[PDB]
Context: bound to proteins that are not shown
RNA sequence: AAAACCCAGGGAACCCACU
DNA sequence: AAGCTTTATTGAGGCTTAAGCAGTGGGTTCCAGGTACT
DNA sequence: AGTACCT
DNA sequence: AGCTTAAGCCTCAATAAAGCTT
Numbered sequence: 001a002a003a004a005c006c007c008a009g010g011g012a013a014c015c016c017a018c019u
Numbered sequence: 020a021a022g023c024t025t026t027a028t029t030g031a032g033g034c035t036t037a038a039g040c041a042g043t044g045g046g047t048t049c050c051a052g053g054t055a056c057t
Numbered sequence: 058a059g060t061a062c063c064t
Numbered sequence: 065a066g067c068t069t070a071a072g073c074c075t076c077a078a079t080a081a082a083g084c085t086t
Base pairs, nucleotide, nucleotide: 010050011049012048013047014046015045016044017043020086023083024082025081026080027079028078029077030076031075032074033073034072035071036070037069038068039067051064057058
C1' cells in the first nucleotide's frame, strides 16, 4: 500500500527446423 | 681538381595480419567451486 | 553439516 | 575454411658526400 500485475525485467552459449 | 672509389642513403620491390562473410522462430543447458569455520 | 565470505 | 588487401617490416641497388690520388 493508487496490491493501476495500465499484465514479462533474466541473460549467455549450443542445436534444430522454415525461406 | 676533375675523376674514381667508398659509404651511407633513400626511395623502391617482397612478406604477415586483421576483418569482414543474407534474413525469423523453437528447444536445450549453463551460469561457483573450494576452503573454512563453527 | 549449513551457510556466509573470498577468489 | 579460405580469400583479400592494405600495412608494417626486411633487403637491395643508384648516388652524392668524403677522402684519397696522381